[PDB]
Context: bound to proteins that are not shown
RNA sequence: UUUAUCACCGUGUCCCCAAUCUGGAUAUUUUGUGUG
DNA sequence: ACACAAAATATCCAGATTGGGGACACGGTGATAAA
Numbered sequence: 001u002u003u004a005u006c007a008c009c010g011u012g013u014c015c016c017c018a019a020u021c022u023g024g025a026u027a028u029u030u031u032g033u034g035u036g
Numbered sequence: 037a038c039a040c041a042a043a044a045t046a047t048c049c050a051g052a053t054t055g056g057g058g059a060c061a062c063g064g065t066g067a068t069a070a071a
C1' cells in the first nucleotide's frame, strides 16, 4: 500500500401398521282466582 | 289489567402400550512481485 481472480461437478428419506371391547338422564308436579 | 312464583339431588370415564433397522462425504488446491 499499489495491480488481476466462478467453491467448482453428481445424489428417491426410503419398506409394513384398527383407537380397539360394553353403557335406559332416569324420579315426582291444578296457570290457578276474579268481572254488562 | 291486580298479585303470586321461574326448580330441588346423586354422578361426569375404567386398563393396556408410545417406534423398529442400516447409514452421517468422496478428491484437487493454500499467492506471484517491485521498494
Stems, first nucleotide, its partner, number of pairs: 002070003008064001010062001014058003020052001022050001026046003032040001
The RNA (CRISPR RNA), together with DNA, has 71 modelled nucleotides. It comes from the structure "Cryo-EM structure of Synechocystis sp. PCC6714 Cascade at 3.8 angstrom resolution". The sample was in a buffer at pH 7.5. Protein in the same entry: CRISPR associated protein Cas8, CRISPR associated protein Cas11b and CRISPR associated protein Cas5.